[PDB]
Context: bound to proteins that are not shown
C1' cells in the first nucleotide's frame, strides 16, 4: 500500500 | 419497533 474482518456510547424524529 | 444525526476501536492476510 492493497484485500477483508471487527468495535462504542449519546441524542433527535414518527 | 422503524429511521436520522453525532460519536467511538482494534485485528487478520500478502
Nucleotide at each position: 500500500u492493497g484485500u477483508u474482518c471487527u468495535g462504542u456510547g449519546a441524542a433527535c424524529a414518527c